The PDB entry is titled "Minimal U1 snRNP". An RNA structure (U1 RNA variant (48-MER) with 4-helix junction replaced by kissing loop (HIV-1 (Mal) DIS) and shorter stem-loop 4.) with a sequence from Homo sapiens, in which 58 nucleotides are resolved. The structure was determined by X-ray crystallography at 3.3 A resolution and released in 2014.

Context: bound to proteins that are not shown
RNA sequence: GGACUUACCUGGCAGUGAGGUGCACACACUGCAUAAUUUGUGGUAGUG
RNA sequence: AGGUAAGUCC
Numbered sequence: 001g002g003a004c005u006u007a008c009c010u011g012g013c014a015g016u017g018a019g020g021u022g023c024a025c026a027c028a029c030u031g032c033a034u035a036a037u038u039u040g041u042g043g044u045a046g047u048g
Numbered sequence: 049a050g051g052u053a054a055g056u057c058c
Stems, first nucleotide, its partner, number of pairs: 001058010012032006
Other pairs, nucleotide, nucleotide, family: 003055cWW
C1' cells in the first nucleotide's frame, strides 16, 4: 500500500439532481444566513 | 462523512 477495530478532532440551513415513500449521511449545482469588528455595501472620500 | 492516532489482519 489495502481492509476492519477503538479513541480523539471536526460538522450552519434550504431547494434541486434523485424517478415507491420516508429518514440519515456524502457528492454536484443553486440559493439563504451575509449591509454589524478580519476582504463580497466604505473613516482608501475625488478634497491638488 | 472525513481526517488523525493507536491496534488487528491482508
The entry has 9 different proteins, among them Small nuclear ribonucleoprotein-associated proteins B and B', Small nuclear ribonucleoprotein Sm D2 and U1 small nuclear ribonucleoprotein 70 kDa.
Crystallisation conditions: Minimal U1 snRNP at 4 mg/ml in 300mM KCl, 20mM KHepes, pH 7.5, 5mM MgCl2, 1mM DTT, 0.15 mM polyamine-9 mixed 1:1 with 7% MPD, 180mM KCl, 5mM MgSO4, 50mM NaHepes pH 6.4. Streak seeded.
Ions in the entry include zinc, magnesium, potassium, chloride and sulfate.
The organism belongs to Homo, within Eukaryota.